[PDB]
Notes
Shown are 36 nucleotides from a PDB entry: RNA (Aptamer 11F7t (36-MER)). The work is reported in "Combination of aptamer and drug for reversible anticoagulation in cardiopulmonary bypass" (Gunaratne et al., Nat. Biotechnol., 2018). Crystals were grown from: 0.1 M Bicine, 0.1 M Tris base, 0.1 M Carboxylic Acids, 10% PEG 20,000, 20% PEG 500 monomethyl ester. Entry title: DesGla-XaS195A Bound to Aptamer 11F7t. Released in 2018, the model rests on X-ray crystallography data to a resolution of 2 angstroms.
RNA sequence: GAGAGCCCCAGCGAGAUAAUACUUGGCCCCGCUCUU
Numbered sequence: 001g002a003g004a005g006c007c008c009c010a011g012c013g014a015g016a017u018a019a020u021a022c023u024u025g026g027c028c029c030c031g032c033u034c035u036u
Stems, first nucleotide, its partner, number of pairs: 001036006011027002013024003
């Protein structure tokens, strides 16, 4: 570098709702880690 695993996701989607530091995680940007 590259795959992959998880974490994150206040932007574009989707949803719920007491509008939002919301839930979700299909996508852009981005994090660790394993493998090589």

The entry has 2 different proteins, among them Coagulation factor X.